[PDB]
Context: one part of a larger RNA, bound to proteins that are not shown
RNA sequence: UUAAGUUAGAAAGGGCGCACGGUGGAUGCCUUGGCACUAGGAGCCGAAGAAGGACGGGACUAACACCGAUAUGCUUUGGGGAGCUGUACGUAAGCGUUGAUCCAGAGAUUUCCGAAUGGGGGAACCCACUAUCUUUAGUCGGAUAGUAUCCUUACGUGAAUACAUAGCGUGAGGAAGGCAGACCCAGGGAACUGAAACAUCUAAGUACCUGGAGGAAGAGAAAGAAAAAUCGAUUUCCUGAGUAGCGGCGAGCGAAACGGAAAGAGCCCAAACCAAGAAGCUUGCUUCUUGGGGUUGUAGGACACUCUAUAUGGAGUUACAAAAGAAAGUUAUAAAUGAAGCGGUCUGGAAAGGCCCGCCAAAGACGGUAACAGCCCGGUAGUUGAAAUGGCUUUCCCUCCAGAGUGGAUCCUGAGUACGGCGGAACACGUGAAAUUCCGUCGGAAUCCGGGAGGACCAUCUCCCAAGGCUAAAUACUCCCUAGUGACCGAUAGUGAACCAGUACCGUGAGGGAAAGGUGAAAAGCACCCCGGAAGGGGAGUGAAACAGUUCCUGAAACCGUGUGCCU
Numbered sequence: 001u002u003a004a005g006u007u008a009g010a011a012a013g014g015g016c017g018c019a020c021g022g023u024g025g026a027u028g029c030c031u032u033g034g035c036a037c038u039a040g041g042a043g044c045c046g047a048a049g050a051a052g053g054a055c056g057g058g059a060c061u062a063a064c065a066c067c068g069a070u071a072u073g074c075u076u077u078g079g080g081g082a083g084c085u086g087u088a089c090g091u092a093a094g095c096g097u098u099g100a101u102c103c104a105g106a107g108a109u110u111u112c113c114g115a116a117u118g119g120g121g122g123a124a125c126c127c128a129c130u131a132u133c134u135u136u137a138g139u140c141g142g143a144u145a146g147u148a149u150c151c152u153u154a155c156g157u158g159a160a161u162a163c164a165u166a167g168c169g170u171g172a173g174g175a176a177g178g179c180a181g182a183c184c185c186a187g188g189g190a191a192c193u194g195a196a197a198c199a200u201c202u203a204a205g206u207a208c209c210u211g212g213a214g215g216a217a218g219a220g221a222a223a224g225a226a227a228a229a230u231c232g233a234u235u236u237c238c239u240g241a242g243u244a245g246c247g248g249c250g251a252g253c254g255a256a257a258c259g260g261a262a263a264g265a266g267c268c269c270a271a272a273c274c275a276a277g278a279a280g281c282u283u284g285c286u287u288c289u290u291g292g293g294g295u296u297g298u299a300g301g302a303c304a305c306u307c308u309a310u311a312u313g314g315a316g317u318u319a320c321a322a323a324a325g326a327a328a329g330u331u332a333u334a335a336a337u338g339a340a341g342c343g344g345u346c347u348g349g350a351a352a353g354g355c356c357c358g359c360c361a362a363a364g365a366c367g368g369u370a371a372c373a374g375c376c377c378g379g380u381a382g383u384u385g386a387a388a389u390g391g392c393u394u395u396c397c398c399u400c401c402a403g404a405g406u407g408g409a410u411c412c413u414g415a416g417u418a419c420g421g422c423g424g425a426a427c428a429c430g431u432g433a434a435a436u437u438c439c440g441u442c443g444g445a446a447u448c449c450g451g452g453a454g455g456a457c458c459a460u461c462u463c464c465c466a467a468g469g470c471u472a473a474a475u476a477c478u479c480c481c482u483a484g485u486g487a488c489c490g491a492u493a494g495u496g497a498a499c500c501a502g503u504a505c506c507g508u509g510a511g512g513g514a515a516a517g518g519u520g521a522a523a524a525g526c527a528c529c530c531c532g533g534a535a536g537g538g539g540a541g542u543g544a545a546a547c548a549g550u551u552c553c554u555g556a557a558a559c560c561g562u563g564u565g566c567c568u
Stems, first nucleotide, its partner, number of pairs: 013568010028553001029518002033489002035486007042478002044178002052113003055068003059091002063087002065072001074107006083095003118127003128147007149175009183214001184212005194201001198248001224231002235262004245253002266470003269414001273292006280285001297448001299413004303407005313401004325396006332389002335384003341357001343356004358375002360364001366378003419443008429455001450465005505512002525552001528539004
Other pairs, nucleotide, nucleotide, family: 011012cHS011013cHS023558tHS024557tHS025555tSS025556tHS026555tHS027554cWW031490tHS031491tWH033494tSS033495tHS034494tSS043180tWS043215tHS046115tWS047117cWH047176tWS049115tHS049116tWS049117tWS050116tHH050177tSS051114tHS052123tWS053124tWS056071tWS058064tWH058086cWH061063cHS063500cWS068069cWS073108cWW073109cWS077387cSS078334tSS080101tHS081099tSS081100tHS082096tWS082097tWH082099tHS083100tWS105388tSS113123cSS121123cSS135140tHS136138tHS148176tWH158166tHS159165tWH160164tWH161163cHS180182cHS182215cWW182477cSS183476cSS184217tSS189205tWS189207tHS190206tWH191204tHH192203tHS193202cWW194251cSS195250cSS200250tWW201250tWS201251tWS201430tWS205206cHS214216cSS215476tWS216475tWH219234cSS220233cSS220472tHS221265tWS221266tHS221471tWH222232tHS223451tSS224463tHS226229tWS226462cWS227454tWS233473tWW234474tWW239258tHS240257tHS241256tHH242243cHS242254tWS243255tWH244254tHS245428tWS247250tHS247251tHS247430cWS250430cWH251430cWW262474cSS263473cSS264472cWS265471tWS265472tWS266319tSS270295tWH270296cWH270413tWS271294tHS271412cSS272293tHS272301tSS280284cWS296413tWS297465tHS303409cWS309312cWS316322tWS317323cWH321399tWS323398cWS324397cWW331390cWW334385tHS338363tWS338381tHS339360cSS339363tWS339379cWH340374tSS340375cSS340379cWW347351tWH348350tHS348371tWS349370tSS350370tSS351353tHS362381cSS363380cWS365379tHS369373tWH386387cHS386388cHS415446tHH416417cHS416444tWS417445tWH417467cSS418444tHS427432cWH427435tWW429432cWS429434tWS432433cHS432434tHS445466cWW446466cWW478479cHS489493cSS490498tWS491498tWS491517tHS493498tWH496501tSS497501tSS501515tHH502503cHS502513tWS503514tWH504513tHS507509tHS507510tHS519523tWH519548cSS520522tHS520524tHS520545cWS521544tHH522543tWS523546tWW524542cSS524548tWW525549tSS525550tHS526540cWS526549tHS527540tHS532534tHS532535tHS541549tWW542546tWH543545tHS543548tHS564565cHS
C1' cells in the first nucleotide's frame, strides 16, 4: 500500500440538570372600608314648598366637596391663638395678633325642577292674567305681589219654580306628596312546595299589592278566668306542652287557664232627672240644641230626705278638661387645664428596641412620632367651662274641681241591637256533638219580676252586666346620632361599593351591574453628561434601599427567553 475487522467523534435542532432574567400577581405583612352587636339618644319631613334632583357660584375649574345670583359664602354670639386661601401633582393675586383660616349655637340669603299649586309641558321648559310701581315719545322692556284642586265652614248672589233648593262667587281653616326595602293595624291575597302522585289539607293568611298610621302600634279596666274557694284591666317573658285537641285521624297543625316574673292605673260617656232657651204648634203637650247631673250588679244611679265642703283642700295637659308662661337646676351641642427621662450607653438610616440607671401614676386608654414610648407629640385620669339654642327635672304661675250616709213608691241603665236560619270566615278546633268571635243576607228579643257566660242543650248553682269611648308602662323594630365592644373580614375576604359605585358598562324599558388598595421616614420624585425624533436606556446624584423611579412593599406558579455540565 491493499484487504478484513473494530471503535471513536458529530448537533440542524431536541432532552435533562443548573444559573440568570422577563412576564404575572399568588403569598406574607399592612388598612383608608366593612360585618355583628351593646348602652344611651332619637324615631319623621312637607304648601313657611319636602325627599330627591337640574343648572350655576372660585383668579384660571374637568371632577368631587361646599354653597345659591348675598352662590368656594354674608351677620351675629361664643370658642380658639398663628397661620390661611378644600382635594391633588399647580401658577397667580391676596388675607391674617386692629385676631384670620378653623370649631359650636343662632340668624340672613336660598336660582330652576319636583306634591308643584296661575295655564301648559317631552322634569329642571314654554306661555299668561290681575293689581301696584318703574322705563321709553310710545309700542317694545323691568320689578314686587296675587291667581290650582278638593273638603269643612262663614257670607253673599242665585235656575227650571212662587218660597226655596241646586248652582255660582268671595273669605277663612285644612288636606295633597315623600319615606326606614324595618316594626304596627287594616282591605285584598298566590304558587312552587309537603302530603314521597293528588283534589280536602300544607305552604300561609306567608310573599306581594293597597290603605292607615305611630314612635311605637295593637290590647285594655270583666255580660272575664274559674270551680284547690277564689281571683280581680291589658300586654310581654318563663312554664304548662309538643300536653288537651284538630286532622284524606294522613302529611301535618297545635292551644289555654292555673303557677312564676317584667310592668302596673285607671277613667269619661249614653240614659233617668234639673235648668235655660229653640222650635213644632201634638196649641201647654211633644223632640231639638247648650249646660248641669250621672256612670253601675246579692246592683248603681235618677228621685226623696240628711251631713260636710262651694277652693279648706285636691288635681292637671301621658287617659282622667285645656292653653299658657316664668325662674332655678341639670344634660347635649364648641372647649380648658392636665404628672413624669432631650437620662447614660450599644446596634442602627432612624431607637420607642438591648443593656444600665431614674421618675409619674385617680394618668400603663388609643393613636402618632424615621423600628416596639406611662415620662417626645396629640392626648389619657382627675379637675374646670358655655354667649347662644334645644331637651329634661323640679318649683312657681296659670287652669280646673263637690263627696259621704239613708231609703227601694216610681223612672233610667246603649234595638233593627242581642240572638236565630241560610252562606262564609276567625277561633290550635277542617261542621263537627261545636260552645266562643266576626262578615253578608233574611228573620228578630228581653229590657230589672231583666239580661249574658261556665264548649251542643235543659235545670240548679256560681261568676258577670254586652250592643258607647279613652288610657301610660312592661313589648316590636332601627334609616339615624353618641360612646363603645368582638377567640368577626383583611382587598377573589369584608358591603355590590376600602379607590369619585349603584359609577362604568349592558338593556327600548322595568331592570341588571363590574373591575380597580400599598414609592419612601421624608419628594430628598433622579441637576448634569451620553445614545435616541421620542419612548427607553447607560452613567452621575438622592436615599437605609432605586433590582423602592409616579402606580413604584413583598413578588409564587403557569408561560417566555439567554447561557451551558451530561445525553441525543
This is an experimental structure of RNA (23S ribosomal RNA, nucleotides 3 to 570) from Listeria monocytogenes EGD-e, with 568 nucleotides shown. Keywords: Ribosome, Listeria monocytogenes, Lincomycin, 50S, antibiotic. The PDB entry is titled "Cryo-EM structure of Lincomycin bound to the Listeria monocytogenes 50S ribosomal subunit". The structure was determined by cryo-EM at 2.3 A resolution and released in 2022. The source organism's lineage runs through Bacteria, Bacillota, Bacilli, Listeriaceae and Listeria monocytogenes. Among the 27 different proteins in the entry, which are not shown, are 50S ribosomal protein L29, 50S ribosomal protein L27 and 50S ribosomal protein L3. It holds a match to the Rfam family "Bacterial large subunit ribosomal RNA". Rfam links the family to the GO terms structural constituent of ribosome and ribosome. The sample was in a buffer at pH 7.5.